Shown are 20 nucleotides from a PDB entry: RNA. It comes from the structure "RNA DUPLEX CONTAINING A PURINE-RICH STRAND, NMR, 10 STRUCTURES". The work is reported in "Solution structures of DNA.RNA hybrids with purine-rich and pyrimidine-rich strands: comparison with the homologous DNA and RNA duplexes" (Gyi et al., Biochemistry, 1998). The entry is indexed under RNA DUPLEX, PURINE/PYRIMIDINE-RICH STRANDS, A-FORM, RNA. The structure was determined by solution NMR and released in 1998. The entry is an ensemble of 10 models.

C1' cells in the first nucleotide's frame, strides 16, 4: 500500500 | 460513521 478478522476509545 | 490498539493474510 491492498484485503480479512478481533479489541479498546470517540 | 470516525479514531486508536491488537491478530491473520497478500
Nucleotide at each position: 500500500g491492498a484485503a480479512g478478522a478481533g479489541a479498546a476509545g470517540c | 460513521g470516525c479514531u486508536u490498539c491488537u491478530c491473520u493474510u497478500c